[PDB]
The depositors describe the entry as "Complex of elongating Escherichia coli 70S ribosome and EF4(LepA)-GMPPNP". 30S RNA helix 8 from Escherichia coli: 16 nucleotides with solved positions. The entry also contains GTP-binding protein lepA, 30S ribosomal protein S12 and 50S ribosomal protein L11, not shown here. The 2008 paper behind the entry is "A new tRNA intermediate revealed on the ribosome during EF4-mediated back-translocation".
RNA sequence: CUACUGGAAACGGUAG
Repeated sequence: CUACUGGAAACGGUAG
RNA backbone atom coordinates (compact mmCIF):
# COMPACT_ATOMS: atom_id res chain seq x y z
C1' C A 1 0.00 0.00 0.00
C1' U A 2 -3.69 -3.65 -1.22
C1' A A 3 -7.56 -7.16 -0.08
C1' C A 4 -10.13 -8.93 4.04
C1' U A 5 -11.69 -8.53 9.23
C1' G A 6 -12.80 -6.69 15.70
C1' G A 7 -14.75 -2.58 18.22
C1' A A 8 -19.23 2.99 20.18
C1' A A 9 -14.64 4.69 20.57
C1' A A 10 -9.47 4.76 21.84
C1' C A 11 -7.57 1.28 19.26
C1' G A 12 -6.50 -3.27 16.47
C1' G A 13 -6.09 -8.31 14.01
C1' U A 14 -5.34 -11.54 9.57
C1' A A 15 -2.92 -12.46 4.52
C1' G A 16 -0.04 -10.74 0.50
The entry is indexed under ribosome, translation, LepA, EF4, GTP-binding, Membrane, Nucleotide-binding, Antibiotic resistance, Ribonucleoprotein, Ribosomal protein, RNA-binding, rRNA-binding, tRNA-binding, Methylation.